[PDB]
RNA sequence: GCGAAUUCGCUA
RNA sequence: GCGAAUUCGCUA
Numbered sequence: 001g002c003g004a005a006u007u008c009g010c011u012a
Numbered sequence: 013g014c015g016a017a018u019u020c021g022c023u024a
Stems, first nucleotide, its partner, number of pairs: 001022010
C1' cells in the first nucleotide's frame, strides 16, 4: 500500500 | 464522514 476483525472518541 | 487503540491476511 491492498484487505479483515474487535473496541473507543466527535454530531442531538 | 473525521480520528484512535489492539489483533490478523497478502510480498521474499